[PDB]
Context: bound to proteins that are not shown
RNA sequence: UGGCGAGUGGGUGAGUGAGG
RNA sequence: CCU
RNA sequence: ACUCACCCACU
RNA sequence: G
Numbered sequence: 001u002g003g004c005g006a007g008u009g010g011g012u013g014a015g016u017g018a019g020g
Numbered sequence: 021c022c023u
Numbered sequence: 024a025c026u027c028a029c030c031c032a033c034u
Numbered sequence: 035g
Stems, first nucleotide, its partner, number of pairs: 004035001006034011018023003
Other pairs, nucleotide, nucleotide, family: none
């Protein structure tokens, strides 16, 4: 420089699984 | 609705 | 007990 | 990383 990954803080809204 |  | 994926900063 |  060009590709990826894992996280953290702050946001936006959803979709679930097991229960009762 | 709750965990 | 989780992911789906965006907006903005970072490690 | 």